Notes:
The RNA (26S delta ribosomal RNA) from Leishmania donovani has 149 modelled nucleotides. The sample was in a buffer at pH 7.6.
Context: bound to proteins that are not shown
RNA sequence: GGUAUCGUGAGGGAAGUAUGGGGUAGUA
RNA sequence: AACUCCCAUGCCGUGCCUCUAGUUUCUGGGGUUUGUCGAACGGCAAGUGCCCCGAAGCCAUCGCACGGUGGUUCUCGGCUGAA
RNA sequence: CUCUAAGCCAGAAGCCAAUCCCAAGACCAGAUGCCCAC
Repeated sequence: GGUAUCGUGAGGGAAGUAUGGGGUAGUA
Repeated sequence: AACUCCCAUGCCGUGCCUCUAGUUUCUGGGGUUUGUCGAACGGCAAGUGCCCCGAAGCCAUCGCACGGUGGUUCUCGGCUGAA
Repeated sequence: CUCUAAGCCAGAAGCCAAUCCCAAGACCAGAUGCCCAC
């Protein structure tokens, strides 16, 4: 040098969001 | 009156096919219709005849599963007090 | 004397990474398996 396997992860992407309920509680 | 939570649902997202549903060129199995092979058996023709059912596969907010994390700062409540 | 002029906690979103998807034309002196002729 080839070939093969396992990784690393710079960098880019990026998403979860509403509503009701029970609850303690008609409770400075 | 809300607030860690407990409970679902909906949407979105990513999946999935156990179930349910759809799908059938497994033309699978059956039935049937005209024609047709002398007639059944068996088929065949109707660019898959039509029909009932149909596994597999695919697929549905028609099914199903899953999607609740740490810092950082500003609004801000505020601290010490200078000057 | 009051939050700020310096010293400062604190926290909703927010941003930021992270989980997540891609993956060294970020050229990986990452690790590792195996091996020539001339």

Overview:
Released in 2016, the model rests on cryo-electron microscopy data to a resolution of 2.8 A. The PDB entry is titled "2.8 Angstrom cryo-EM structure of the large ribosomal subunit from the eukaryotic parasite Leishmania". Rfam match: Eukaryotic large subunit ribosomal RNA. Its family is annotated with structural constituent of ribosome and ribosome in the Gene Ontology.